[PDB]
RNA sequence: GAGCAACUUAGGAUUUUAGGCUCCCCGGCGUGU
RNA sequence: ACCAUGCCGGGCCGAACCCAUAGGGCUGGCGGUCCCUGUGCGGUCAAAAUUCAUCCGCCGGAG
Ligand code: PRF
Numbered sequence: 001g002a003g004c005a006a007c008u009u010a011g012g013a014u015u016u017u018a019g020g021c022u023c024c025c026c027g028g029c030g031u032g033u
Numbered sequence: 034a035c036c037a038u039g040c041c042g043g044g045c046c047g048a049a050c051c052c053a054u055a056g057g058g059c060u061g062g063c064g065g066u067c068c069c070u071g072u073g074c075g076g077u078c079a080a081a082a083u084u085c086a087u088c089c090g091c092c093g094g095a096g
Base pairs, nucleotide, nucleotide: 001023002022003021004020011085012084013083014082015081016080024044025043026042027041028040029039030038031037032036050076051075052073053072054071055070056069057068058067
C1' cells in the first nucleotide's frame, strides 16, 4: 500500500479504530548457482 | 549486479478523548473563549461514529 473473517463498546444495519489473518511494495544485512 | 531464499527495518494502520501547535470561522492591539481542519517517538485509553425503529431466541404449524 490492498484486502478477509469474528467479536466488545452497542438493539439492527453501515462505518472507523485495538487485536487477529491473507497478500503487495521499498530499503538493508547474511546465504545460494 | 539480477535472481532465489532466511533474517532486519520500513510503506499503510495506530481511531476516540485530553493537551500542544498551525490555519480557518472570528479577527483594529492584546488576552480569554467556542466551532471546523492539518500536524505531534506529546498525554491517556480500547473503543468510536453514523443512520434506522425494533431486532434475536424458543415453541407451534404446513412437507
Ligand atoms: N472490536 C472492534 N474494535 C475494537 C474492539 C473490539 O472488540 C476493542 C476492544 N473490545 C477496541 N476496538 N471491532